[PDB]
Context: one part of a larger RNA, bound to proteins that are not shown
RNA sequence: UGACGGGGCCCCGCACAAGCGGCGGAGCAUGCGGAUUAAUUCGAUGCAACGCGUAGAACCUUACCUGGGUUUGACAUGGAUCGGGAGUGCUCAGAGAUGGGUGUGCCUCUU
RNA sequence: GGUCGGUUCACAGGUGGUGCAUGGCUGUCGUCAGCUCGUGUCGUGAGAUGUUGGGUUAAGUCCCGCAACGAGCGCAACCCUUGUUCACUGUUGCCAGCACGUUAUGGUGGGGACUCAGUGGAGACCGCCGGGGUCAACUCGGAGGAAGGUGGGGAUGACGUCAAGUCAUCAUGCCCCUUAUGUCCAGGGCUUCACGCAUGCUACAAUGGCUGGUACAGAGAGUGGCGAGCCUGUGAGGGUGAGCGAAUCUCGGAAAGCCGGUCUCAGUUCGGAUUGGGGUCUGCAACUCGACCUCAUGAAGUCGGAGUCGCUAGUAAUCGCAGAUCAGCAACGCUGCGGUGAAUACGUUCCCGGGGCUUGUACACACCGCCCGUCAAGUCAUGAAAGUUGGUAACACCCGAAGCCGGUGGCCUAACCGUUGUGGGGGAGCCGUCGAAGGUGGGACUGGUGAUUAGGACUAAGUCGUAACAAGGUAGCCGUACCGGAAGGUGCGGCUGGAUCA
Numbered sequence: 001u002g003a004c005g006g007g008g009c010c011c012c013g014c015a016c017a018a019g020c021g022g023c024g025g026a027g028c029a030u031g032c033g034g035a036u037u038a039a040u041u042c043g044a045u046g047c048a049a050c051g052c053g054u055a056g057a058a059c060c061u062u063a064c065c066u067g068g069g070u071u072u073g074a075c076a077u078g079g080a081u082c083g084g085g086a087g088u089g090c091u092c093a094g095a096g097a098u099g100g101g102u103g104u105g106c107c108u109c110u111u
Numbered sequence: 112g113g114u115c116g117g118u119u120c121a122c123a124g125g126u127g128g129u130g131c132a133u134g135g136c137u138g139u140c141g142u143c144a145g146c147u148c149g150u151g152u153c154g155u156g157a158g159a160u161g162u163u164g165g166g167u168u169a170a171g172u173c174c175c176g177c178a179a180c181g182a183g184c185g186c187a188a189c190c191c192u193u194g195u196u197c198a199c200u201g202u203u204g205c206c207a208g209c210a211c212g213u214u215a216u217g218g219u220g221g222g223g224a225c226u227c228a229g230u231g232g233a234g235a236c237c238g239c240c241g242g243g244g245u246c247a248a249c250u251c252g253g254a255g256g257a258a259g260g261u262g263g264g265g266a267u268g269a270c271g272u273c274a275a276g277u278c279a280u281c282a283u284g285c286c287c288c289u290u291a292u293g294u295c296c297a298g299g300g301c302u303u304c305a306c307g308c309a310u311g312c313u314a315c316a317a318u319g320g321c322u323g324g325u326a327c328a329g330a331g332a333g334u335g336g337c338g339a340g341c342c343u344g345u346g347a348g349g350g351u352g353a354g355c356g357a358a359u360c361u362c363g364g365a366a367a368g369c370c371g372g373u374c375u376c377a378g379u380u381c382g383g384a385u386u387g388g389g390g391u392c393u394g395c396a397a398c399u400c401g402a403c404c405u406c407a408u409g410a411a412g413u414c415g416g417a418g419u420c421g422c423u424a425g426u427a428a429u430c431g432c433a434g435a436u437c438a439g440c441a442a443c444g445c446u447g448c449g450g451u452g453a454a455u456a457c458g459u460u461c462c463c464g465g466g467g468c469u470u471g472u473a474c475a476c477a478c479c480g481c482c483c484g485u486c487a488a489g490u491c492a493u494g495a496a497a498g499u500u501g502g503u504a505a506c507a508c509c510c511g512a513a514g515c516c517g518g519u520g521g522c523c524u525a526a527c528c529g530u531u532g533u534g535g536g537g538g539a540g541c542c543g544u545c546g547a548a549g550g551u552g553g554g555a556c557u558g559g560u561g562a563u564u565a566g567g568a569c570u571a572a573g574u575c576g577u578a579a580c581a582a583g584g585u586a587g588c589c590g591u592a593c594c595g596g597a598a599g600g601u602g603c604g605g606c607u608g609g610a611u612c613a
Base pairs, nucleotide, nucleotide: 001475002474003472004471005470007469008468009467010466011465012464013463015459016458019422020421021420022419023418026313027312028311029310030309031308032307033306034304035303042053043052064299065298066297067296068295069294070293073122077121078120080118081117083115087104088103089102090101091100092099093098124288125287127286128285129284133282134281135277136276137275138273140271145184146183147182148181149180150179151160152159153158164175165174166173190265191264192263193262195233196232197231198230199229200228201227205222206221209220210219211218236259239253240252241251242250243249302441315415319374320373321372322371323370324369325368331362332361333360336355337354340351341350342349343348381412386407387406388405389404390403391402392401428451429450430449431448432447433446434445478583480580483576484575486573488570489569490568491567493565494564495563498560499559500558501557502556503555506552507551508550509549514545516543517542518541519540522538523537524536527534586607587606588605589604590603591602592601593600594599
Other pairs, nucleotide, nucleotide, family: 002477tSS003471tWW004581tWS005584tSS014018cWW015462cWS016461cWS017423tWH017457tHS018455cSS019454cSS024416tHS024417tHS025314cWW025412cSS026411cSS029051tWS031050cSS034305tWS036040tWW037039tHS038065cSS038299tWS039299tSS040303tWS041279tWS044049cSS048139cWS055435cSS055445tHS057060tHS057061cWS058394tWS058400tWS058438tWH062300tWS062301cWW063300cWS063301tWS068096tWS071291tWH072121tWH073074cHS075123cWS076122tWS079119cWW081116cWW083114cWW084113cWW085105tHS086105tHS094096tHS096296cSS106112cWW109111cWS123289tHS129278tHS130134cWH130281cWH132278tWH132283tWS135280tHS139272cWW141268tSS141269tWH141270cWH144185tWS145171cHS145269tSS148162tHH149161tHS151178tWS154157tHS161180cHS163176cWW166248tSS167172cWW168170tHS170186cSS171185tWS174247cSS201202cHS201204tWS201223tWH202204tHS202358cWH204226cWS205225cWS206207cHS206217tHS207222tWS208221cWS217220cWH227358cWS234257tWS234258tWS235256tWS236260cSS237239cHS238254cWW238260cWH244247tHS244248tHS254260cWW255259tWH256258tHS259260cHS278283tWS311443cSS315378cWS315412tSS316319cSS316379tWH317376tWS317377tWH326367tWH327366tWH328449cSS329432tWS329448cSS333336cSS334356tHS339352tHS344346tHS346404cSS347390tSS354360cSS357360cHS365431cSS366430cSS367450tWS375376cHS378379cHS382411tHS383409tWS383410tHS384409tHS385408cWW393397tWH393438cSS394396tHS397401tHS397439tWS421427cSS423455tWW424454tHH425426cHS425452tWS426453tWH427452tHS435444cWW436442tWW437439tHS437440tHS458460cHS471581cSS473579tWS473580cSS481579cWW482578cWS484597cSS485574cWW487571tHS492566cWW496562tHS497561tHS504554cWW505553cWW510548cWW511547tHS512546tHS513546tHS515544cWW520539tWS528533cWW530532cWS571572cSS575596tWS581584cWH
């Protein structure tokens, strides 16, 4: 000089008291801990986490798991290099991703 | 050239790590009344003064005094909203006076009156009156007034605290992944369920349930939208489908309430969980895992243990309505909106949080602090100890070498003298004193070691209590005494290095 004191004095707040209505019991909704699970994505943890990030999880969201794909990549920016289509309509295979068909195919300009 | 392609090349990507590397944003103490600075002054100094004191206030709000004089961030005010009123404007709002309207609807011409809409003003300032208040700030009462002492509510959160939350909104230091921790997709999961907690909803009924009729809102939303009307279905809905980008049209019905009927205290005509059937809608798709309709089913629940929560007025209690997100919706959540509308506050003693000043302190990691002693474990140094093992310095006796000294010397003796048979003197030897060493004995001092045992120091982040530091919760301590696992407890006297009350 602070903080603390089961130290004093002086104070204030629904802090008590005075009241009214609740919660804790029941069923359901919701969040969380725990347990479980292939995964039960992640964050929040006395008041000041827990109808909180979520003002909206069947796909999407989605960050998790199983499995199937992909590798300059789903998306940016820049150099080169080969280009003229890109991008798409209909079909096929596939869970889909995707892959195969078929139709359509740049605007300037010689760069 | 725009645009794309590959091959590359650079590179991208990460909701991967660290919120204790950070920025930003937020909670929180706390709407708490505070937190500081410049200069001066005091003190060696940290620091203090201002900022203490008296009064007052919701307020470090002011007033008085004052080694302080000032200022700043907070308080307050400026802002939004609500309560009164005036001017202006008059549609999509309103209808007092005037003219018709299909009967009808401010539907109509029209009107600035009323209401309202929304711009700009007025209004409250203890401004007035009286008392209190040394005065002074304030305070009490009254008048006026819609409103009176801050009128109600919101926005606004000082210096800082909690290494409080967030690397997952975004941003970012470093580290990590790079045919995978990137990225695409389908399915699954985030919705599990012996359980525990938390926040809610509906209840347990008669201040109620059911049923028919009938009043009174506000605030909001709408073009992939809000959808009227009519038709259809028990209904969710479906089919048609005007109107409205909206003071116009739609959502729309407000519900509680009132009035009539009915149920009659029954685990019910309470409660609506669960479960079976039949459906609707949204959506590519409702199995996991949607809402809703309808039929049936009709669980616990009889007002809830210890404990605990909200609220001081248009509040609590309850009643419905709207919006955000959103195809739909698990929303009973959240943010708002109005309807109905209480009881109580003597008071500060107690509980919780906080504020000013003061006092005590061993605390400063700041009382969730600090700190004491046994016991248990380990380590180190040390004490005691039946004993055991050494060492040193001496003592008293016994014995006693060398040697010097003192005796003795019968033996041996060249110098000397001889009475020339020797004597003198010397020497060996011998004895005695002293005497190193050794022996014997009893002590003194001291080192190592020692079963066992004692306390000390340090180390687990062990166990047991809480003795001290605040009045440490029985004031502490000093000497002494006894007692006790241990701190310690108690008696007697003393101290203040305690205090209450003066």